[PDB]
Context: bound to proteins that are not shown
RNA sequence: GGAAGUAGAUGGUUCAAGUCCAUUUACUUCCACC
Numbered sequence: 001g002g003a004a005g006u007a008g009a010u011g012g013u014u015c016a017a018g019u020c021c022a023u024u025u026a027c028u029u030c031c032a033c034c
Base pairs, nucleotide, nucleotide: 001031002030003029004028005027006026007025008024009023010022011021012020
C1' cells in the first nucleotide's frame, strides 16, 4: 500500500439510511514485495 474485522464520529443523497455514495478516529489481524 491493499484486504478483512471490532468500536466510535461525520458529510451528502433520499419520502425514508445502522441498510446507498463517501469522509474520519482508535484497535486487531491478514497479504504482496524473499

This is an experimental structure of RNA, with 34 nucleotides shown. The depositors describe the entry as "How the CCA-adding Enzyme Selects Adenine over Cytosine in Position 76 of tRNA". Method: X-ray crystallography, resolution 1.98 angstroms. The entry became public in 2010. Ions in the entry include sulfate and magnesium. Crystals were grown from: 20% PEG 4000, 0.2 M tri-lithium citrate, 80 mM ammonium sulfate, 50 mM HEPES, pH 7.5, VAPOR DIFFUSION, HANGING DROP, temperature 300K. Keywords: Protein-RNA, Rossmann Fold, CCA-adding, tRNA, nucleotidyltransfer, Transferase-RNA complex. The work is reported in "How the CCA-Adding Enzyme Selects Adenine over Cytosine at Position 76 of tRNA" (Pan et al., Science, 2010).